[PDB]
Context: bound to proteins that are not shown
RNA sequence: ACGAGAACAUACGUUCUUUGAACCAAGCUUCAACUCC
RNA sequence: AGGAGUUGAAGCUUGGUUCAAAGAACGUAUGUUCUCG
Numbered sequence: 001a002c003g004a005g006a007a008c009a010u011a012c013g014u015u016c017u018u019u020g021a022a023c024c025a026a027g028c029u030u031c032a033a034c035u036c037c
Numbered sequence: 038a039g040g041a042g043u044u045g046a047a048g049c050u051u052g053g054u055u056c057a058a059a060g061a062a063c064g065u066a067u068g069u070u071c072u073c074g
Base pairs, nucleotide, nucleotide: 004072005071006070007069010066011065012064013063016060017059018058019057023053024052027049028048029047031045034042035041036040
C1' cells in the first nucleotide's frame, strides 16, 4: 500500500444464388492470258 | 531458223446493338461476475 485486483469483444457464419459475349453481316467488287517482233 | 514483257492492279481491314441485372446488406449468445478485512 493507486475505485482497486483478477477478465482475449470473444464464439458460430461459403461474397453466395440465377444468367449463351450474344445478335444481324456473300472475302467480295471492277479484270480477255494478252501483247509485240 | 526465234524471242521479250507482264505474275497481280485498286478498294474495304470490321460496321451496328446490349455495357452486368435481380436477392441478401449482417444474424445470434453474454451487457458484467467476484473480492468482508
Primary citation: Sridhara et al., Commun Biol (2022), "Structural and biochemical characterization of in vivo assembled Lactococcus lactis CRISPR-Csm complex". Shown are 74 nucleotides from a PDB entry: RNA (Crispr RNA; Target RNA) from Lactococcus lactis subsp. lactis. Among the 5 different proteins in the entry, which are not shown, are CRISPR-associated protein Csm5, CRISPR-associated protein Csm4 and CRISPR-associated protein Cas10. Entry title: Structure of the Lactococcus lactis Csm NTR CRISPR-Cas Complex.